An RNA structure (28s rRNA, nucleotides 431 to 1311) from Oryctolagus cuniculus, in which 447 nucleotides are resolved. NCBI's taxonomy places the organism under Eukaryota, Euteleostomi, Dipnotetrapodomorpha, Eutheria, Oryctolagus. The work is reported in "Direct epitranscriptomic regulation of mammalian translation initiation through N4-acetylcytidine" (Arango et al., Mol.Cell, 2022). Method: electron microscopy, resolution 2.8 angstrom. The entry became public in 2022.
Context: one part of a larger RNA, bound to proteins that are not shown
RNA sequence: GUAAACGGGUGGGGUCCGCGCAGUCCGCCCGGAGGAUUCAACCCGGCGGCCGGUCCGGCCGUGCCGGCGGGGCGGAUCUCCCGCUCCCGUCGGCGGGGGACCGCCCCCCGGCCGGCGACCGGCCGCCGCCGGGCGCAUUUCCACCGCGGCGGUGCGCCGCGACCGGCUCCGGGACGGCUGGGAAGGCCCCGGCGGGGAAGGUGGCCCGGGGGCCCCGGGUGUUACAGCCCCGCCCCGGCAGCAGCAGCUCGCCGAAUCCCGGGGCCGAGGGAGCGAGACCCGUGCCGCCGCGCUCUCCCCCCUGGGGGGGCCGGGCCACCCCUCCCACGGCGCGACCGCUGGGGCGGACUGUCCAGUGCGCCCCGGGCGGGUCGCGCCGUCGGGCCCGGG
RNA sequence: GGCCACGGCGUCCCCC
RNA sequence: GCGAGCGCACGGGGUCGGCGGCGAUGUCGGCUACCCACCCG
Numbered sequence: 001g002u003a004a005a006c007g008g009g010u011g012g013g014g015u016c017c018g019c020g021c022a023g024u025c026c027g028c029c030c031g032g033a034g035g036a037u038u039c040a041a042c043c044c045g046g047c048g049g050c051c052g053g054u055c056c057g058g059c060c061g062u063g064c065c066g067g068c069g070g071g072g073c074g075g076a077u078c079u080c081c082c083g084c085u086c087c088c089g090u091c092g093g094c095g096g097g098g099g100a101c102c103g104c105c106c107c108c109c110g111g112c113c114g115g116c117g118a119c120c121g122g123c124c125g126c127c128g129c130c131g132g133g134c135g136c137a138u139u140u141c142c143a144c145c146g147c148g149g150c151g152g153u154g155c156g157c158c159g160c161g162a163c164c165g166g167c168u169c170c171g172g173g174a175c176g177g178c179u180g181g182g183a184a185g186g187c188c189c190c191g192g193c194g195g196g197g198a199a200g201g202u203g204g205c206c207c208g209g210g211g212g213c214c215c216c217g218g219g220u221g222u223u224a225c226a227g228c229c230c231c232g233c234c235c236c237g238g239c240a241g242c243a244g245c246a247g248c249u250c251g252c253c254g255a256a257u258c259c260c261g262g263g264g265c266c267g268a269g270g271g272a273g274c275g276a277g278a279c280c281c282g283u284g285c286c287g288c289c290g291c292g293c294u295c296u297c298c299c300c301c302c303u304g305g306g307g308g309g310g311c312c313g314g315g316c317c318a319c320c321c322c323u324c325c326c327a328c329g330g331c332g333c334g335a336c337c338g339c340u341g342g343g344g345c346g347g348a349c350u351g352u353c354c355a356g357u358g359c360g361c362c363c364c365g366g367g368c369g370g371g372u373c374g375c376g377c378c379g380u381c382g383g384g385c386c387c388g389g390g
Numbered sequence: 391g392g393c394c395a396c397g398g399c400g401u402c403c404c405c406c
Numbered sequence: 407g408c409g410a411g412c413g414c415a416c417g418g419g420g421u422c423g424g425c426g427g428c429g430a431u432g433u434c435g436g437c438u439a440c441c442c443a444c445c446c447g
Base pairs, nucleotide, nucleotide: 006447007446008445009444010443011442012441013440016436017435018434020433021432025152026151027150028149029148030146031145032144034142035141036140042133043132044131045130046129047128048127049126050125052123055122056121057120058116059115060114061113063112064111065110066109067108069107070106071105072104073103074102075101077100078099079098080097081096082095083094084093086092088089156428157427158426159425160424161422162421163420164267165266166265167264168263169262170261171260172259173258174257175254176253177252178251182250183249186239187238188237191234192233193232194231195230196229197228204220205219206218207217208216209215210214211213273283290414291413292412293411294410295409297310298309299308300307301306302305303304312397313396314394315393316392317391320390321389322388324384325383326382327380328379329378330377331376332375333374334373335372336371337370338368339367340366341364342363343362344361345360346359348357349356350355351354
């Protein structure tokens, strides 16, 4: 020396930047040195903001009501004059002008209503600000110091620790429930007394071989100089203990469950208020939840402080007994219901010996079984605020 | 012996 | 139908009223952007 280039994570080296190199300020208060024309109050002038329960005056209305008011616009609301045409100065007809009426609008007068927060003027009252006098320094204000206090913001860079909370991964203790209301097992002369059985046969005896009384092998057989297994009686024989620290012989658990310790990651948000109240103008620990002490009185312990015992009544469950009702399980008794073996009565039928088979009624001694109700007895760390009485 | 979200006076009415 | 006070807290999301070093010509900081190295892709 794996063509190069690329994504993610660091590390190293460079080029520059920070103009880095003793590191933030900002309010209020305390103390010390200072320095000013200097504060509050009072007077004069100006300006401004809000009002006058209803001060006076205006202006406006996408308001209204009146009018012995003066006009413009429009009308598919009506009717004096002119022009034209047709008729012997006349009748009737067509176009226009004029007049009345209606609706709208503008303006003048008078009266209500609304506004002046798309739109105000003056007087009064309150308040504020500015300028000028007067104020004269325990006032007010400037700039400095403390290595000052309170509150907030932060550290130049690199780090550490402490407690709190959230989420996780472990570790060590201790307590209790259930089951075959554990199974086994331990100790009690193999627990004691009796009865059996066998071999994975202990002793004993015999045969064999290896020995120096011991060992090995085979045979017989039934506790003996080892044991093992089952029966019945002993309070389930008795005593611990108990899903056992003899840390592992075998389970399921926790409203029948609590305590302590260790490691790791994280800190998102930022005005939650509290208290006084028209008598008050605080304060920055606030809500919900759980507590503690004082406003009562005594006693005890360690050196005014710290640590404790407490203070007077009621009910319930525990003791010991009686006694209800209800639930559940068992045992027993009784009554009401279903099914099945005998007799009687009546009858219908069957069978290639006189035998036999149902059916309707009654009698049944009954047997069996479960459903309903009543009663007695037993059991429940039962239920009734664990009924109620002593 | 232990426990409890028990804690006045006043009276009418309820069982006990 | 309104007792007062204080205090502690497993109580509507972190604070310390806790600290230590190193800093002027060789040191401090600069994820990102220049080059290089390595692990996975």